Entry title: E.coli transcription translation coupling complex in TTC-A state 2 containing mRNA with 27-mer spacer, NusG, NusA, fMet-tRNA(iMet), Phe-tRNA(Phe), and viomycin. mRNA, together with DNA: 65 nucleotides with solved positions. Among the 58 different proteins in the entry, which are not shown, are 50S ribosomal protein L16, 30S ribosomal protein S3 and 50S ribosomal protein L30. The structure was determined by electron microscopy at 6.9 angstrom resolution and released in 2025.

[PDB]
Context: bound to proteins that are not shown
RNA sequence: AUGUUUCU
RNA sequence: UGGUGAGAGG
DNA sequence: CCCTGTCTGGCGTCCTCTCACCCCATG
DNA sequence: CATGG
DNA sequence: GTGCGCCAGACAGGG
Numbered sequence: 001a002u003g004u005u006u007c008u
Numbered sequence: 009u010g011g012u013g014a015g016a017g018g
Numbered sequence: 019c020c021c022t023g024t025c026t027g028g029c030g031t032c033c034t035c036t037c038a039c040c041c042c043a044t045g
Numbered sequence: 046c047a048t049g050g
Numbered sequence: 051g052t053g054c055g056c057c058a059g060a061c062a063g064g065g
Stems, first nucleotide, its partner, number of pairs: 010040009019065012041050005
């Protein structure tokens, strides 16, 4: 410094 | 649940 | 019409507690 | 089944 | 169905 989508 | 008939208590 | 007999109606105690049984009949 | 004395 | 009995007044019924 970083942590996918859709999703009750 | 109204009548009738019978029985009984006071 | 004034009394007498008949003919029908109206009536006969109050509370209770069981029971039993309520229209055939039938083409 | 329902009416009728 | 045939065991109630008195009172009483209205309706005949003689009287």